[PDB]
C1' cells in the first nucleotide's frame, strides 16, 4: 500500500426513426 | 395511430451469464423545477463538484 473473499452500498435513464 | 418487448443513442452498467462502489474529489443520493453546450431524444457533454450525505470486515502479499 495492494490483491482475493465475503457482505454490503448504488444507478438503471431516452427514442420507435 | 396509441403505447412497449426486439431494436437504436450514452455508458462501466440503462434490469445485466451483471457493473460499479465501500471512509471517499473521479460509485451513489442532494442540491436540481440550477447554469452554458450540442440531440432524433435524453446530468448525452461542459459547470458547481476537495460542496452536505454516503456502503467494512477477513485473509494474504516468501
Ligand atoms: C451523475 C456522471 C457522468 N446504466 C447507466 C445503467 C449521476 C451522472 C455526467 C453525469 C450510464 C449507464 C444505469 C446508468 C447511468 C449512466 C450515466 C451518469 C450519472 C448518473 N445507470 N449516468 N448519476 N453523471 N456524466
Nucleotide at each position: 500500500g495492494c490483491g482475493a473473499c465475503u457482505c454490503g452500498g448504488g444507478g438503471u435513464g431516452c427514442c420507435c426513426u | 395511430c396509441g403505447u412497449g418487448a426486439a431494436g437504436g443513442c450514452u455508458g462501466a452498467g440503462a434490469a445485466a451469464u451483471a457493473c460499479c462502489c465501500g471512509u471517499a474529489u473521479c460509485a451513489c443520493c442532494u442540491g436540481a423545477u440550477c447554469u452554458g453546450g450540442a440531440u432524433a431524444a435524453u446530468g448525452c457533454c461542459a459547470g458547481c463538484g476537495u460542496a452536505g450525505g454516503g456502503a467494512a470486515g477477513u485473509c494474504g502479499c516468501a
Keywords: thiM TPP riboswitch, RNA. An RNA structure with a sequence from Escherichia coli, in which 79 nucleotides are resolved. Released in 2022, the model rests on X-ray diffraction data to a resolution of 2.87 angstrom. The work is reported in "SHAPE-enabled fragment-based ligand discovery for RNA" (Zeller et al., Proc.Natl.Acad.Sci.USA, 2022). The PDB entry is titled "Crystal structure of the E. coli thiM riboswitch bound to 1-(4-(piperazin-1-yl)pyridin-3-yl)-N-(quinoxalin-6-ylmethyl)methanamine (linked compound 38)". It holds a match to the Rfam family "TPP riboswitch aptamer (THI element)". A reference for the family is Rodionov et al. (2002), "Comparative genomics of thiamin biosynthesis in procaryotes. New genes and regulatory mechanisms", J Biol Chem. About the family: Vitamin B(1) in its active form thiamin pyrophosphate (TPP) is an essential coenzyme that is synthesised by coupling of pyrimidine and thiazole moieties in bacteria.